An RNA structure (18S RNA, nucleotides 1140 to 1790) from Toxoplasma gondii, in which 632 nucleotides are resolved. Among the 33 different proteins in the entry, which are not shown, are Ribosomal protein eS28, Ribosomal protein uS3 and Ribosomal protein uS9. The organism belongs to Toxoplasma, within Eukaryota. The sample was in a buffer at pH 7.4. The structure was determined by electron microscopy at 3.35 A resolution and released in 2017. It holds a match to the Rfam family "Eukaryotic small subunit ribosomal RNA". The literature on the family includes a 2001 paper in Science by Yusupov et al., "Crystal structure of the ribosome at 5.5 A resolution". Its Rfam clan is "SSU clan". Primary citation: Li et al., Cell Res. (2017), "Cryo-EM structures of the 80S ribosomes from human parasites Trichomonas vaginalis and Toxoplasma gondii".
Context: one part of a larger RNA, bound to proteins that are not shown
């Protein structure tokens, strides 16, 4: 000089009660995120200020992630080879 | 020196990649040193720009002068008054910037202003139906018209200031009720959005970008194929349901925003 | 690409003409909650449409782990939701729908836009945070701060401690006691005098 | 000049009481190092396990003397102090 106090006085809000209204949380289903699985199950973010957010409803492209095949799209400069 | 390839060989592959072989390319490249290029690789604890949040709240700075040896302080206040550091007022303060209000943008009323064959009305004249009642109700028609602007569209504008009454208060600043008006919470809802910052989050939005990886046996780049959707189970934002104000089946007639070569 | 008219087909859809660079066509987008007239009747029943087979169209180059949309079946959990907890004062809240955003194909998702239209508050500091005083403060990495003891583990110095603890050194009486001044006798044998005696 | 002996100077060994006194011993006392089984402090590690006591009226308001009692902080008695959370009201 801040911060904090379960210390006084004061003024504030439905991201806070109040009088209440319709809900989530139970069902099943859609979707994100832990984890558990996998050749790979790409990856950030993690109280309000992460999780139907990355304008992220991915068949392939996207694509970062596995398993495999391509192409140099390696400028110039100094050399050998032609 | 390096390319293009056929039918077989391999290979998912009609990718000559690499090939058993043997035509072709005509100095663009190869071959090797150094050195550059390129990435959704790493690092948001090396920034940049941009957002969120801290904060929807009223809050923040210096100049001079006062106080204190000094860090700081006062200005930026007992009090009443606001949605407000918004005012009136109190005063070792005086007088200023930003923030806040103003502003912009859209919604609400105008029988007014200025107009619309790319929005319509009413007209005058036909055309169908009923009824024929009788210009009696209903549909329909034309760069058909003469001459209109209520609706429709949208420039230019007016229109609220708590105007008036009657409480409330140093009656100062301003509440609070009725009443009149379209409209009287700053008329309703929004953009904009200050000072200090947090080791918020973005290197995967960028030709923003330092370092540092690796650079042809590739982490650039691209082609076939699968993956981000794989399920013993926690957690979050939805949707549709448990009926009988309801579900079915039929019939009735009504929105506005947008958006298409 | 938005899609109107017209025949084909239960559907989806497709087929052959047609406006439309748009206040002109699509379209006055005849949108669902509504609103009339009928069966049904409280049964998980025709509330519920999950999960499962079969089959026809569509987009694409390609649809299998099934992009949908359709026609048949196939009929489960749920009978108002437990401790917690969201949101939100009027054209609001809920329910109902359309519209565009990404998109070849997908919307149960978001951002807009309208109809139907209520119930309770006009206060307030209880909870859960804000913001200005004054006032406390050992906190400033700032209460999810800071810090005090016991007890367990490993070290390091010291302290008590039985052992009538140990060994060094220093003086107190005592006791034995070298050497030696002094002193007591003592007198190995050195010579002064006096005799004795060998000349 | 040789050997009898008495008489008295010098003076060794040995001796007799002192007294100076080393030295070693015995017992005691001091002062200094040093070994211990077992007890019980302090302080450092670097993080362990129990709890919450102090700092906000730190949730019973801190603190002091002194007394008792409890796993630890620490708690209750009495009687003080404000270094208090009150410089203030017939």
């Nucleotide at each position: 000089u801040g911060a904090c106090g379960g210390a006084a006085g004061g003024g504030c809000a439905c991201c806070a009660c109040c009088a209440g209204g319709c809900g989530u949380g139970g069902a099943g289903c859609c979707u994100g995120c832990g984890g558990c699985u996998u050749a790979a199950u790409u990856u950030g973010a993690c109280u309000c200020a992460a999780c139907a957010c990355g304008g992220g409803g991915a068949a392939a492209c996207u694509c970062a992630c596995c398993a495999g095949g391509u192409c140099c799209a390696g400028a110039c400069a100094u050399a050998g080879g032609a | 020196a390096u390319u293009g390839a056929c039918a077989g060989a391999u290979u998912g592959a009609u990718a000559g990649c690499u090939c058993u072989u043997u035509c072709u390319u005509g100095a663009u490249u190869c071959u090797a040193u150094g050195g550059g290029u390129g990435g959704u690789g790493g690092u948001g604890c090396a920034u940049g720009g941009c957002c969120g949040u801290u904060c929807u709240u009223a809050g923040u700075u210096g100049g001079u002068g006062g106080a204190g040896u000094g860090a700081u302080u006062u200005g930026u206040c007992u009090g009443g008054u606001u949605a407000a550091u918004u005012c009136c007022g109190u005063u070792a303060a005086c007088g200023a910037a930003c923030g806040a209000g103003a502003c912009c943008u859209u919604a609400a009323c105008c029988u007014g202003c200025u107009a619309a064959a790319u929005a319509g009305g009413a007209u005058c004249a036909g055309g169908a139906a009923c009824u024929u009642c009788g210009u009696g109700u209903u549909c329909u028609u034309g760069u058909a018209u003469c001459a209109c602007u209520u609706c429709u569209u949208a420039g230019a504008g007016g229109g609220a200031c708590u105007u008036u009454g009657c409480g409330u208060g140093u009656c100062u600043a301003a509440c609070g009720c009725a009443a009149g008006g379209a409209a009287g919470u700053u008329u309703g809802a929004g953009g904009c959005a200050a000072u200090a910052a947090c080791a918020g989050g973005u290197c995967u939005g960028u030709g923003a970008u330092g370092c540092c990886c690796u650079u042809a046996g590739a982490u650039g780049u691209u082609c076939u194929g699968g993956g981000c959707u794989g399920c013993a189970c926690g957690c979050g934002c939805g949707c549709u349901a448990c009926a009988c104000u309801g579900a079915u089946g039929c019939a009735u007639c009504c929105a506005a925003c947008g958006a298409g070569u | 690409c938005c899609u109107u008219g017209g025949c084909c087909g239960a559907u989806a859809g497709g087929u052959c003409u047609a406006g439309g660079u748009a206040a002109u066509c699509u379209u006055g987008u005849g949108a669902g909650u509504a609103u009339g007239c009928a069966u049904c009747g409280u049964g998980a029943u025709g509330g519920g449409g999950a999960u499962a087979g079969a089959u026809u169209a569509u987009u694409g180059c390609a649809a299998u782990u099934a992009u949908u949309a359709a026609u048949c079946u196939u009929c489960a959990a749920c009978g108002a939701g437990g401790a917690a907890u969201g949101c939100c004062u009027a054209g609001u809240a809920g329910g109902c729908g359309c519209a565009a955003g990404u998109c070849a194909g997908c919307a149960c998702g978001u951002u807009g836009c309208g109809c139907c239209g209520a119930u309770u508050a006009c206060g307030u500091c209880c909870c859960u945070g804000c913001c200005c005083u004054u006032u406390g403060u050992a906190c400033a990495c700032a209460c999810c701060g800071c810090c005090c003891g016991u007890c367990g583990c490993u070290c390091c110095u010291a302290c008590c401690g039985a052992u009538u603890g140990a060994g060094u050194g220093u003086u107190c009486c005592g006791g034995u006691g070298a050497a030696u001044u002094a002193u007591u006798c003592g007198g190995a044998c050195c010579g002064u005098u006096u005799u004795g005696u060998g000349g | 000049c040789c050997c009898g002996a008495a008489a008295u100077g010098g003076g060794a060994a040995g001796u007799u009481u002192u007294g100076u006194g080393a030295a070693c011993c015995u017992u005691a006392a001091c002062a200094c190092u040093u070994a211990g089984a077992g007890g019980a402090a302090g302080g450092a590690g670097a993080a362990g396990u129990c709890g919450u006591a102090a700092c906000a009226a730190g949730g019973u308001u801190u603190c002091c003397g002194u007394a008792g009692g409890u796993g630890a902080a620490c708690c209750u008695g009495c009687g003080g102090a404000a270094g208090g959370a009150u410089c203030a009201u017939u």
Record summary: The entry is indexed under Toxoplasma gondii ribosome, rRNA, rprotein, RIBOSOME. The PDB entry is titled "Small subunit of Toxoplasma gondii ribosome".